[PDB]
């Protein structure tokens, strides 16, 4: 990223804000809490690594992520 459940939550739209491995989004996402589970190593980190090649090709992590105002 994806479901699934518990509980809280009046609706619609405007504006700002915040949050990031997961279209940095011109509309992605962002109430609390708990289990399930996908992909990539592309970048970034940490680990490992001093390695003589013309054959792309070491492993791990994280999203365990984010709230204000206004209008009707």
């Nucleotide at each position: 990223g994806g479901c699934c459940g518990g509980c809280a939550u009046g609706g619609u739209c405007c504006c700002a804000g915040c949050c990031u491995c997961c279209u940095c989004g011109c509309u992605g996402g962002c109430g609390c809490c708990g289990g399930c589970u996908g992909g990539g190593c592309a970048a970034c980190a940490c680990c490992a690594u001093u390695g003589c090649a013309c054959u792309c090709c070491g492993g791990u992590g994280g999203c365990g992520a984010a709230u204000g105002g206004g209008a009707c």
HDV RIBOZYME SELF-CLEAVED: 72 nucleotides with solved positions.
It was solved together with U1 small nuclear ribonucleoprotein A.
The work is reported in "New tools provide a second look at HDV ribozyme structure, dynamics and cleavage" (Kapral et al., Nucleic Acids Res., 2014).
Crystals were grown from: PEG MME 2000, LITHIUM SULPHATE, SPERMINE, TRIS, COBALT HEXAMMINE, MAGNESIUM CHLORIDE, pH 7.0, VAPOR DIFFUSION, SITTING DROP, temperature 298K.
Entry title: A Second Look at the HDV Ribozyme Structure and Dynamics.